[PDB]
C1' cells in the first nucleotide's frame, strides 16, 4: 500500500 | 422491492485554532 | 469546544429511470 | 436483525 474478516460512531 | 443513475447529512479521523 | 479537509471520489436519507 | 464501513482490531499478500 493492496485484499478479506470483524466492527466503533453516525445515518438508513 | 431489486438493478441502474444521481446524492447530501450525521459520524469517525486528520489538521488548524 | 469550534473551523477546515478528504480517502466520504462514500452511500444511507432525498430525487430519477427500468422491471 | 439488516444495509453503509475515512478511526481502531485480526488474518493474507
Nucleotide at each position: 500500500c493492496g485484499g478479506u474478516g470483524a466492527g466503533a460512531a453516525g445515518g438508513g | 422491492g431489486g438493478c441502474a443513475g444521481a446524492g447530501a447529512a450525521a459520524c469517525a479521523c486528520a489538521c488548524g485554532a | 469546544u469550534c473551523g477546515u479537509g478528504g480517502u466520504a471520489c462514500a452511500u444511507u436519507a432525498c430525487c430519477u429511470g427500468c422491471c | 436483525u439488516c444495509c453503509c464501513a475515512g478511526u481502531c482490531c485480526a488474518c493474507c499478500g
Molecule: Loop A and Loop B Ribozyme strand; Loop B S-turn strand; Loop A Substrate strand